[PDB]
Context: one part of a larger RNA, bound to proteins that are not shown
RNA sequence: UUGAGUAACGCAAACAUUGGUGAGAAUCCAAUGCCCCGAAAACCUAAGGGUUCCUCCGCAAGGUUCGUCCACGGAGGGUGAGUCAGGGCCUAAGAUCAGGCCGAAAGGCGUAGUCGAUGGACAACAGGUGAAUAUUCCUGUACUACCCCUUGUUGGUCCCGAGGGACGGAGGAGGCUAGGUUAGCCGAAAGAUGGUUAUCGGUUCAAGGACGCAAGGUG
RNA sequence: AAGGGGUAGAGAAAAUGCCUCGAGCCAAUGUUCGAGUACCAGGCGCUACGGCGCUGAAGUAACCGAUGCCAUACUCCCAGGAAAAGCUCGAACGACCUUCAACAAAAGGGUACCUGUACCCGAAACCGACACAGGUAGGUAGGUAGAGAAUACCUAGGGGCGCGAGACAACUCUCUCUAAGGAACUCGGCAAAAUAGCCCCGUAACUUCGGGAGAAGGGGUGCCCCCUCACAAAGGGGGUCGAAGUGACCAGGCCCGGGCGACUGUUUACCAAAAACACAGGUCUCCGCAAAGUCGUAAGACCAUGUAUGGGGGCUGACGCCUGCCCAGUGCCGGAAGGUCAAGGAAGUUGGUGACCUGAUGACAGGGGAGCCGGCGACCGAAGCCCCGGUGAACGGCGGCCGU
RNA sequence: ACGGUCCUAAGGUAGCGAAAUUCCUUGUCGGGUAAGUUCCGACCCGCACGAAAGGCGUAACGAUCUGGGCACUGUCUCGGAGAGAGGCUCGGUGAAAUA
Numbered sequence: 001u002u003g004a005g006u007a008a009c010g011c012a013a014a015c016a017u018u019g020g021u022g023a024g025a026a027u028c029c030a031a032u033g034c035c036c037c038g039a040a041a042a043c044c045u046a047a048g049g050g051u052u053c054c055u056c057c058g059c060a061a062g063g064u065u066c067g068u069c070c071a072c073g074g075a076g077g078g079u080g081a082g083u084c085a086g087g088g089c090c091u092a093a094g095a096u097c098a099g100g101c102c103g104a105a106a107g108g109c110g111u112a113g114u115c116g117a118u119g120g121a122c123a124a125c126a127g128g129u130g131a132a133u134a135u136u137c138c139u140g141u142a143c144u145a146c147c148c149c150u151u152g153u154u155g156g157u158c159c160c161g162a163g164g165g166a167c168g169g170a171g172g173a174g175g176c177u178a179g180g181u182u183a184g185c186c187g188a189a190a191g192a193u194g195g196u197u198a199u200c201g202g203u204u205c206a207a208g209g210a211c212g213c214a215a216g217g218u219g
Numbered sequence: 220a221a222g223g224g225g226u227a228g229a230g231a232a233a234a235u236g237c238c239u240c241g242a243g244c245c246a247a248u249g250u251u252c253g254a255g256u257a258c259c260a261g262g263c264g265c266u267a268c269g270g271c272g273c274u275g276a277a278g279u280a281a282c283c284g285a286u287g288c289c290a291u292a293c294u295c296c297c298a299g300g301a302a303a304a305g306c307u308c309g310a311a312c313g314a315c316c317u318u319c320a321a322c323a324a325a326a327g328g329g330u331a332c333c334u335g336u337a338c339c340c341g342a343a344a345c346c347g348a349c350a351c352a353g354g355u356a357g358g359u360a361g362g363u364a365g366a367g368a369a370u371a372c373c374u375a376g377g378g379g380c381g382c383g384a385g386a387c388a389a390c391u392c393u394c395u396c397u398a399a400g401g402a403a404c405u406c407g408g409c410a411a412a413a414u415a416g417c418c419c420c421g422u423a424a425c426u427u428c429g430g431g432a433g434a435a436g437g438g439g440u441g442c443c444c445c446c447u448c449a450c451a452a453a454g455g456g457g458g459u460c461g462a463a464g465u466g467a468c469c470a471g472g473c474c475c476g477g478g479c480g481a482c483u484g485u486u487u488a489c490c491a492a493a494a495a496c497a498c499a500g501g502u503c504u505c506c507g508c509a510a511a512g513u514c515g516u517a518a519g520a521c522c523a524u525g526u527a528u529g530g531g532g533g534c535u536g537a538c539g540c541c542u543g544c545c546c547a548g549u550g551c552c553g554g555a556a557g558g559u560c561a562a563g564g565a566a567g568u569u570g571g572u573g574a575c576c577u578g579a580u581g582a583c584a585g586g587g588g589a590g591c592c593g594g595c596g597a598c599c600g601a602a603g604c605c606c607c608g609g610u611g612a613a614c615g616g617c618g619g620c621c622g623u
Numbered sequence: 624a625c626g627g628u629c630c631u632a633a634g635g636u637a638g639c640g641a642a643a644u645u646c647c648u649u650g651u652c653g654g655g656u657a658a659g660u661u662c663c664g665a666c667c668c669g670c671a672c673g674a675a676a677g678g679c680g681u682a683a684c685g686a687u688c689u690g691g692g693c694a695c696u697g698u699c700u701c702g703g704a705g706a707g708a709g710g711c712u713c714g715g716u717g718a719a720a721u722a
Stems, first nucleotide, its partner, number of pairs: 001722001008716002015033006034379004042359004048339002052337001053077006062070002082143002084335004089120002094115003100109003124141005144331005150324005155316004160309004168296004174289003179283005184203005204257001208252004216245003222240006258278001261274005297300001345354002361373004382714004390709008399700002403698001408695001416440005425430001427537001441459006460464001472693007479685002484496002500535007512521003538680004543617003548614002550610005557605003563599002567595001570592003575586004618629006638672001639669001641648001650666005
């Protein structure tokens, strides 16, 4: 090349219109409808990706069509921490192993230790801001660890001997809150049609400091 | 007793005896400040495609209420439920650092390392070669109906699935209904249908007495109005609507008889889920600790930080009643004497070589001491095997022929 | 049931039996159905069950095998109608095994 301008175009949630942009629009942007998800098709994280994030430009190739659009191409930017996560602390499974034992070599066993979080140990919350970061920046109010100074005691420090950290499953009752609903209170209210305000919204606040625990439990 | 205080005895902690406690403790919530601040529904002005300036009311109560916290609390159970540092004591001994110092408390100061941080993360960005109907740890969990994290419809929030436009032939698929019949289908009721929630009545054979059992089978359920110093639209009484009242989604079909396996369980990822494996229970056999077994060339590891009520291996497979005959063959266990019997020794035999004597014509031939070489071996010589006994929840095996 | 005789280590006890074992075979008999090579109970001619490769029973349990009933229906008599996704037509993009 042929098959062939054929099969297919990856769920039966679903689109429609008006306007805009532009050489060109079913497919890009805006509005209005309508419909679909809602223990997701929502919003956060761990792993992994590894720049895909944001901006301006481009549309040869990529996108199962188009395309002015893009996780695509070009150009420039973007990740702010004492308290979040890890490491500077700790150890388990496991790993490596000084001296030691054993083995043609390579090496194998194995104690002291040393690594090794998925576990223990530890100090921050709200509001605010902005193209792209926010417990990281801003404002307020916090907390942990060190160096001052006032009192002090005479030794500290490590090793070291103890306490403690410190742990199961299942079940049930009680007290609470988060969250919800209803009322009240406040503001708004024509939604063109018999009536009708009976309608619509808002009613929020963390960490931390100081302080008390009841027919909650035990005595 | 939460929390203390002294004391003896090698003893500062743990432990044997003393006392004392406004007889009380332990906590999540709650009262305040944090917060006369904000935050804030709504109003009053912007000028073009985005938010932004000013203003700013009320800011409470009642009930329901978690799988969240109290709680590393309480009860019960057995299968008996990590370590190490930080922390708090503390008396030693042994070291260091020591009088411009180490530990305790107080307000106010002053000070503050490394790395991650974007974006996707129930995915067009990870994992599936794809912008693939797939897989992927954890967190937060609104309303109405409902027992519910199921379902149905929605909120907040997010999306309309990267080919479309027609047309309405067969045929295929995903579905909806079907007159009369009701399994006649078919390898087989495979597939479809029917059942279904709650309340009340009712419930057989058999049984390991726990079951079978939601057995089977029946009746009631919507909406309104009433009795009650306490029965989650109760219970009961009366009404009213429809052909139909769990009206939708959701939501058991049931019975009788047999085989196999007791049972829940596991298995061939990608054709087999069972009758296969496992199982509690049973039996046999090994092993006394430096244990048998297993893994290693070895060291040594498991067994076991266990020790016979434990540990390894063979078979059987809950539970009930049972489990017979055969020890010839093989296996295993134990056992005299005899035979058979290796390596290894071992008394002796026989050969080679040869100093040195010797022998006849043919060119070599007899011996042959010592030494040094090699062979052959009377006897002694274990286990094993034959030989002898025992053993079948050890491998196994469990008859013919002829008459009444 | 009863004896004779041979061989062998010994000749299958209980139980169960046409079975997941049964060839002959759709054994024969009875039950179930109008009719039953499958099914249930009994017989025993056990080709070739059998006591821990256990024997025989057993309530329960099974996405277990295998028979029968009720309810239920497009499984079927015997098809028919309709809704979607395709198929068909138009525009856009555009494969394949094969040869």
Molecule: 23S ribosomal RNA, chloroplastic, nucleotides 1283 to 2031
Organism: Spinacia oleracea